[PDB]
RNA sequence: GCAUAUCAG
DNA sequence: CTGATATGC
Numbered sequence: 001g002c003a004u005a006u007c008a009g
Numbered sequence: 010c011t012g013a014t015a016t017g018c
Base pairs, nucleotide, nucleotide: 001018002017003016004015005014006013007012008011009010
């Protein structure tokens, strides 16, 4: 840097 | 679909 997943909404 | 972690490369 971008992408995933979570958590929270 | 936003936000900020917590992986993945």